[PDB]
Shown are 985 nucleotides from a PDB entry: RNA from Schizosaccharomyces pombe. Rfam match: Eukaryotic large subunit ribosomal RNA. The family is grouped with related families in Rfam's "LSU clan". The source organism's lineage runs through Eukaryota, Fungi, Ascomycota, Schizosaccharomycetes and Schizosaccharomyces. It was solved by electron microscopy to 3.7 angstroms. Among the 42 different proteins in the entry, which are not shown, are Ribosome biogenesis protein erb1, Ribosome biogenesis protein rlp24 and Pescadillo homolog. Primary citation: Ugolini et al., Mol.Cell (2022), "Chromatin localization of nucleophosmin organizes ribosome biogenesis". The depositors describe the entry as "Fkbp39 associated 60S nascent ribosome State 1".
Context: one part of a larger RNA, bound to proteins that are not shown
RNA sequence: GCCCGUCU
RNA sequence: AACACGGACCAAGGAGUCUAGCAUCUAUGCGAGUGUUUGGGUGAUGAAAACCCAUCCGCGA
RNA sequence: AGGUGGGAACGCCCUUGUGGCGUGCACCAUCGA
RNA sequence: AAGAGCAUAGCUGUUGGGACCCGAAAGAUGGUGA
RNA sequence: ACCAUCUAGUAGCUGGUUCCUGCCGAAGUUUCC
RNA sequence: GGAUAGCAGAAACUCAGAUCAGUUUUAUGAG
RNA sequence: UAUGUAA
RNA sequence: AAUGAGAGUUUCUAGUGGGCCAUUUUUGGUAAGCAGAACUGGCGAUGCGGGAUGAACCGAACGUGAGGUUAAGGUGCCGGAAUGUACGCUCAUCAGA
RNA sequence: AGAAAAGGUGUUAGUUCAUCUAGACAGCAGGACGGUGGCCAUGGAAGUCGGAAUCCGCUAAGGAGUGUGUAACAACUCACCUGCCGAAUGAACUAGCCCUGAAAAUGGAUGGCGCUUAAGCGUACUACCCAUACCUCACCGUCUGGGUUAGCUUUGAGAAGCUCAGACGAGUAGGCAGGCGUGGAGGUUUGUGACGAAGCCUUGGGCGUGAGCCUGGGUCGAACAGCCUCUAGUGCAGAUCUUGGUGGAAGUAGC
RNA sequence: AGCGAAACCACAGCCUGGG
RNA sequence: GGGCCAGGCAAAAUCAGC
RNA sequence: GGCAGUCAAGC
RNA sequence: GCGACGUUGCU
RNA sequence: UUCCUAUCAUACCGAAGCAGAAUUCGGUAAGCGU
RNA sequence: GGGA
RNA sequence: ACUGAUGAAGUGUCGUCGCAAUGGUAAUUCAACUUAGUACGAGAGGAACCGUUGAUUCAGAUCAUUGGUAUUUGCGGC
RNA sequence: GCCGCGGAGCUAUCAUCUGCCGGAUAACGGCUGAACGCCUCUAAGCCAGAAUCCGUGCCAGAAAGCGACGA
RNA sequence: AUGUAUAAAAAUAGAGGUAGG
RNA sequence: CUACUCUCCUGUAUCGUAGAAGAUGGGCGAUGGUUGAUGAAACGGAAGUGUUUUAUUGACUUGUCCAUGAAAUUCCAU
RNA sequence: CGAAUCCAUUGCAUACGACUUUAAUGUGGAACGGGGUAUUGUAAGCAG
RNA sequence: CUGCUGAGAUUAAGCCUUUGUUCCCAAGAUUUG
Numbered sequence: 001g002c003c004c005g006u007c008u
Numbered sequence: 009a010a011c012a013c014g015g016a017c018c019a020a021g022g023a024g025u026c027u028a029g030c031a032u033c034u035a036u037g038c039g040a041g042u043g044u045u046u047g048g049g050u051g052a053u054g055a056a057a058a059c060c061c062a063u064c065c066g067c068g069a
Numbered sequence: 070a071g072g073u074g075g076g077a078a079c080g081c082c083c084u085u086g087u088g089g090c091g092u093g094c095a096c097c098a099u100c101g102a
Numbered sequence: 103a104a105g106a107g108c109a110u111a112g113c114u115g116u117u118g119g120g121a122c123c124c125g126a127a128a129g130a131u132g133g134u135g136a
Numbered sequence: 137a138c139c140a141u142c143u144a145g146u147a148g149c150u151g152g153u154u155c156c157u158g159c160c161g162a163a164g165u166u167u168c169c
Numbered sequence: 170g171g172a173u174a175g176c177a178g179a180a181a182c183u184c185a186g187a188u189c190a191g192u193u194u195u196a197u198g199a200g
Numbered sequence: 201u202a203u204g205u206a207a
Numbered sequence: 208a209a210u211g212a213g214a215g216u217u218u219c220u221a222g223u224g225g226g227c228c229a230u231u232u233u234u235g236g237u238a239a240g241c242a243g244a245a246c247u248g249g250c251g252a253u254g255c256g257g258g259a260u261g262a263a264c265c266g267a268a269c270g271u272g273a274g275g276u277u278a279a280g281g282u283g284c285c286g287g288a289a290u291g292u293a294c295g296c297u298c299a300u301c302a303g304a
Numbered sequence: 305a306g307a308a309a310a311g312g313u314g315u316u317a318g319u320u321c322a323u324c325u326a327g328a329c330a331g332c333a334g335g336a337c338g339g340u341g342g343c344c345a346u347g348g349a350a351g352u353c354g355g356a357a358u359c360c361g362c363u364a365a366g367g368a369g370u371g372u373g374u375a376a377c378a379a380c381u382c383a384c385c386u387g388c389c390g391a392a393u394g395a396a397c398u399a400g401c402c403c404u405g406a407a408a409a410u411g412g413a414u415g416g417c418g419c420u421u422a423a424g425c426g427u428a429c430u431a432c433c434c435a436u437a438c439c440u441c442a443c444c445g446u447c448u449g450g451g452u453u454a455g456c457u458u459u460g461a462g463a464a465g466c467u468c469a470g471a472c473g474a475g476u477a478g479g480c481a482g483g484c485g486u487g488g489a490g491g492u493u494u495g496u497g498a499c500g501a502a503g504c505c506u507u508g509g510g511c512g513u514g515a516g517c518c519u520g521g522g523u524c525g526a527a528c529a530g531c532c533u534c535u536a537g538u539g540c541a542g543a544u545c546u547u548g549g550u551g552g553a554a555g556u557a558g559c
Numbered sequence: 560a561g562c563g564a565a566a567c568c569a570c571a572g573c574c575u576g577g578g
Numbered sequence: 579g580g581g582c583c584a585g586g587c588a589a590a591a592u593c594a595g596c
Numbered sequence: 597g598g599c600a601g602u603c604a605a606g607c
Numbered sequence: 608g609c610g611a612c613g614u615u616g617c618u
Numbered sequence: 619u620u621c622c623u624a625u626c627a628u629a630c631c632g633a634a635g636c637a638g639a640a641u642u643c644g645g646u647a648a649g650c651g652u
Numbered sequence: 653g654g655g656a
Numbered sequence: 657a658c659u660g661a662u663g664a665a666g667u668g669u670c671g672u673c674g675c676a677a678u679g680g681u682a683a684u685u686c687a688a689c690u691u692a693g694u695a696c697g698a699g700a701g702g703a704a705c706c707g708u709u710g711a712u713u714c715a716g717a718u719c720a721u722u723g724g725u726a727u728u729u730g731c732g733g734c
Numbered sequence: 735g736c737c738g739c740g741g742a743g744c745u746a747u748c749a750u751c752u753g754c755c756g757g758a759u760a761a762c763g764g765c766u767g768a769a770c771g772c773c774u775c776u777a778a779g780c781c782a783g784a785a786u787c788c789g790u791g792c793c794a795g796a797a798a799g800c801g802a803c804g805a
Numbered sequence: 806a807u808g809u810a811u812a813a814a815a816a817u818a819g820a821g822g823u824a825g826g
Numbered sequence: 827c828u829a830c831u832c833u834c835c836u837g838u839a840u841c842g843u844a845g846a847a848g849a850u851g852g853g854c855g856a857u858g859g860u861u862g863a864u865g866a867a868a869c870g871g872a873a874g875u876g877u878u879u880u881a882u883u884g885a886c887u888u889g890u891c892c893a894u895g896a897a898a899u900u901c902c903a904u
Numbered sequence: 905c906g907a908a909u910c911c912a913u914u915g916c917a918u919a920c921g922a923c924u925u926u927a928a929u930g931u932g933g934a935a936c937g938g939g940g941u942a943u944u945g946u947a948a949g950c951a952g
Numbered sequence: 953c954u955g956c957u958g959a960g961a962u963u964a965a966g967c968c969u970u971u972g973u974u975c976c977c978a979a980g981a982u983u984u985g
Stems, first nucleotide, its partner, number of pairs: 003015004016550006024153001026119006033112006041067003047061003071100005078092002081089002122152002125149001129142002132139003155483006168171002175223002177220003181216002189211002192209005198203001226250004231245002235241001255266003270443007280433003283417003289430001292428004303419001311403002314401010329771001331388005337361001339359001343355001371380002444473009484539001486536008495528002503523004508519004551568002558562002570580001573586005591662005599616004606609002621654002628649001629646006670804004678794004683713001685711005696701001714753003718749001722746001730739005755789004763781003810840001819834003825827001849894006858887002861884003865880005905985001907983004912926001915923001930977001932976005937970004942962003949956004
Other pairs, nucleotide, nucleotide, family: 002579cWW004542tWS022543tHS023152tSS023540tWH025121tWS032113cWW039106tSS040068tWS044061cHS046062tWW050058tWW051057tHS069105cHS076095tHS077093tHS080090cWW083088cWW084087tWW084088tHS124150cWH125147tWH128143tWW131140cWW147149tHS151543cSS156514cSS161477tHS162476tWH163175cSS163223tSS163252tHH164251tWS166173cWW167172cWH174224cWH180217cWH186214tSS187210tWH188214cSS197204cWW200201cWW200202cWW222477cSS225251tWS230246cWW254436tSS256279tSS259577tWS259583cSS266278cSS277434tHS277435tWH281288tWS287433cSS290423cWH291429cWW296424cWH297422tWW298420tWS299420tWW304418cWW305306cSS309405tHS310404cWH324391tHS327389tWS327390tWS328392tSS330389tWS331387cWW336383tWS338360cWH339340cHS340368cWH342356tWW342357cWH342368tHS344354cWS348375tSS349353tHS350376cHS350377tWS351369cSS351371cWH351380tWH352372cWH352379tWH360361cHH362366tWW363364tHS363366tWW364385cSS366383tWS367382cWW369370cHS370381cWW373378tHS374376tHS408622cSS409654tWS412575cHS413585tWS414417cHH418423tWS422424cHS455461tHS483515tSS485538cWS497526tWS498526tWS500525tWS500526tHS501525tHS501527tSS502524tWS512514tHS541542cHS553566tHS554565tHH555563tWS557563tHS569581cWW571580tWS590663tHS596657tWS597618cWW604610tWS604611tHS605610tHS623648tWH625627cHS626651cWS626652cWW627650cWW628785cWH629784cSS637700tWW638701tSS646760cSS647785tWS649785cWH664797tHH676677cHS676795tWS676796tHS677795tHS681792cWW682714tWS690706cWH691705tHS693702tHS695702tHS697700tHS717750cWW719745tHS719746tWH721749cWS723744cWW724743cWW726740tWS731960tSS738944tSS742964tWS755756cHS759784tWH761783tHS765775tHS766776tWH766778tWS767777tHS768774tWH769773tWH770772cHS776778cWH808841cWW811839cWW822831cWW823830cWW824828tWH845888tWW846849tHS860885tWW864881tWW888890tHS906984cWS913925cWW914924cWW915917tHS917922cWS928979cHS941963cWW945959tHS947959tHS949957tWW963964tHS979980cHS
C1' cells in the first nucleotide's frame, strides 16, 4: 500500500 | 460518498470498416484552362497490366 | 483598367546610421466611378 | 477593377446507407399442426 | 400454436469499444431565442 | 434545444509601441 | 472613508 | 504616474451553461433551528507533509536522482527530533490536553 | 457549543473600605441596671405565644428585649461594655483555575501507553526532526533564443546533421506529434535455415522512459526475417460477451 | 460398500471505538 | 466497512448442536 | 406554568 | 429602558 | 435474554406528636425479588 | 419504572 | 463466531502427583417459639438483640423408601 | 391376540439431602484535631458502619505456563 | 561479544560511621 | 545507651589490563599474586543457574632489572 | 533396551471420539453348574 | 377341593456370590527415545 472496470 | 452492475479461472475469437456525396487543410500535375480508362487503338515476355487517343462532355473563365 | 495614405521589399543618400529621397507588391482606409 | 481554376491522393469532419459491437415487445407474406 | 423469409424489425437508451510516450489544455455562468 | 460572447486552440496579417495590465499612486470631481 | 473619471 | 510584461487583429473549430462547499453583507424570520438574494474563492482536472485514519483544516502544486535547508506540525515511548532552558498557574472519587 | 442563571467555610493573585500597642480579631474573667410584670393581648406572656408603639433615670453598656427556657417563673446568652491579651485584623468587589449547574440501557479512549515543580495549561528564548516546497548539481524531454558551407585537416555537412545557452515539466473533455507490434504486396539485404527455420518453455544475460526488441540453455522439426514503401478482417481484462478446457464448493447434496 | 452432482464463486473470513 | 486508524489480542487439524 | 401590575441585582 | 429572587390579581 | 436507577418490596440508617405497634418523608442501595 |  | 469433544506439537519419551495466571459464581424471602403480655403503654395494644425451629423459590447433586415404561418380548392367567 | 405382576434401568418438591466467610466501604453516627489562638465527624489522620463492592470458598484449568518423582 | 569486571539498606524538611556507657 | 568528630553532595570512581596473541633465558626482591587438575568441606531454595574456606598438586609468576627472536602482510581491507 | 497405542477386555463411561477396567499364568479370565436374593404365583402329574 | 405344592418358572443381559465342572493365556502390529 482499501479491488478492478462501468456508473453517480 | 458508498453503492449498484460486471468479474471462478485459462485459451482463441470479438467492436468507428467499406462506398457515394459535400466541405476544410495539405501534397502533386497542368494552368485560362483542366480531366486518358463510356469507348477505340494497342499489348507475343499475367494480354484484366502498361501505352496511345478521336468525337462529345463536366467544372471554370 | 483612378488618385490620396499606409505597407512587403529594393535603390540613391549623408546627419555613418538616424533621417532624407524614389519606386511602392499583397492587405487595409480614403475619396473615383 | 487586368481572371485561378481543373484533376488525383492523404487527413479530419459531416450526412446516406447494416454503418462501432450487442440488447429492446412488433408486423407482414407464405406454410406445418391443431 | 408452431416454422422459415423479408429482418442485418425498433434506442430517446443499457452494457462493451483492444498499443506506448511527449506537448497544449478548459468551461462547468451568461445573452437572447 | 438553437445563438452569440467567454475560456482552450491553428494559420494569415498586423505594431516595437505607451499597445496593454482581476494592480497600486496623484489629479478632477462625486455625497 | 467610500464613488467613477484622466495622465 | 509607479510597477511589471511585448501587445493586436480577424478568419475556422472542438469541449462547456452540473453542482458540492467555505467567505461576508442580508431581509424575512424563533421555543429551537432556519429560509432566501448578492460577492469571493477552492474542488470539479490535484498527487505530496501534517490534521491519529477524513476533500471541504493547516502548509504546499509534482519529470528522474544525489546533497543541503525549511513550511505546517512537532521533540517521553509507539515516532524521526530537548525527560531542553525560564517563569508563573492546577488537584479533580475517571480534572486537563 | 447546548446547559452558564448561579453556589462553594474552594483556591491564587488583586481593587475599594474601615479600624489597629488610645492594645488588631480572637480568646478568656466580670459587669451586662432601674421605671417595668409599660397598654392590650390570657387559663398561663415578667424581653423572648403574641399586636401598635417600644418612651424613658442611669452609665462604658443594657435590645417593653438575641434566642435558649419555664405553665408563668427564674437563670444563661449576645448587642453593649471593662480587664488580662500582645498585631495586625475585618467588610464589599475582579479574573484565572477546581468542583456543581443531570442523562441511563452492551465494553472504549486526549490515537494508545501513560503523564502531576507534567509528558497538561499560559508566556518567553534557545536547540533539533522532515514535504514531490526552496538552493546547488547531474540526466531526460519540451519550448524559446543564437551559431553552423569558397564545407580550412579539429575532420561535429545524414544542414532531415552538428553545436551553444536559458526557462519549463500534474492534468479531465478535447487538440496535436512521434513512434511499437500483427497478416499479406512490390523492392532490397552477393539475407538466415536439417551443423536445425518458426514456435514453445526458462531460478540466464542485454537494450529502450515505454509499447517492444536482441540473445544464451532446453524442446522441436520446415520454413523465415531486418530495411524502404503499399495494404488491412492489424493490438483486448471487462460486453449477465462466443466456443472450448479446467477448478473451489465435495467425494458434500444425494441413490 | 459403491456411484455421485449442482447452485454459487472480485479476494475474502475474530471483536471494540473512531472515519 | 471485512479492508482504514488506535486498540483487545493471535498457534495447528477437525466434528456434533447453533 | 402563562398574562397584567408593583417593585429593584445591576447594566 | 429593562432588570433577578420577591409582592398583588383567576386559571 | 439482558441492561439501566429515576426503588415497587427486602438490607441499613436519617427526620417527623417517632410511648410501643403501625405510619409518613429523606438518603445509600438495581445484589436478589416483585 | 424503562432499554435490546 | 456462540457452546461442546477429539486432536499433533518446544519440555529426551511416557506415566503418577499436585501447583494456579486467569475466566464465572449463589442463594432467596417469608413466620414460629421463648426472649413478652414483658420495656413501654390510662387502658387497649405491644418492643427489639441473641439463641432455636420451620416454610417458599432457586441452585446443586441423589434414585432406599412412593410413582410411570415395557424389547427382561422376564412370571403367570384368559 | 387379551389381562395380572413386572424386576432392573428410568422418573419425579411424585421421592430425598445440602447450599459458607474475611476484609474494604456508601449514607450515617463518631473521636482526635487546624484553617479561623474558639469551634469543627475533615483539612492531614482515625473508629464504627448497607441486602453494597472486593477477596475466601465453589466451577474449569493456558490444550506454545510451570514443578517434584517414577524407569 | 572483544573486560562478556562490580549484589547492603533506608531516607531525602536527611543519612552512615567515630569514642565511651 | 550516648556526646564529640568524620564521611555523602555521582561511578570522569573502584577493579584488572605490555610480553614472537603475549616469545625463549639470566639475575635482584617476596611467601606474596594468578589460574588449572582436584579430594573436599561449609554453605546458597523466592527460579537454590551460585558463594566461601581450602588443604594438596601443578603450571602463570615481569614484583624489579638486563640478554636473543618478530619484519617483503615494506600506505587500511578480516 | 524401555515404555505407550491398535486389535482384545471392561462399564463407573458413551453419537462418533474419548474416559474408565483387565489383559503375555493368577485367591487371572471366558463358558456353564451351585448358592443367596428377589418377581410372579402353588408346576407337571398322582390319588380321593 | 385337599397332600406332594409358600410349589414351579424366571433372575443380568449396567443383581450379588462362587474351594464346583470345562476351556483359555505364554501376542502380532504400530509409535517414540